Context: bound to proteins that are not shown
């Protein structure tokens, strides 16, 4: 030097990743006949 | 033919789904 601006004029700080949804439902800490 | 002896200790399911703009 280009890749990469265009010039008398760029609110982009001009714009909440926002709104909705019960880690919950069921289950007696219990109990006797065999085994090899 | 003869002594004896603990087990279970999580299982199944759900693992994302949506989200009105006009008779």
């Nucleotide at each position: 030097g280009a890749c990469u601006u265009a010039a008398u004029g760029u609110c982009a700080c001009g714009g909440u990743a926002c709104c909705c949804a019960a880690u919950u439902u069921u289950c007696u800490g219990c109990c006797c006949c065999g085994g090899a | 033919u003869c002594c004896g002896g603990g087990g279970c200790a999580g299982a199944a399911a759900a693992u994302u789904g949506g989200a009105c703009g006009a008779u």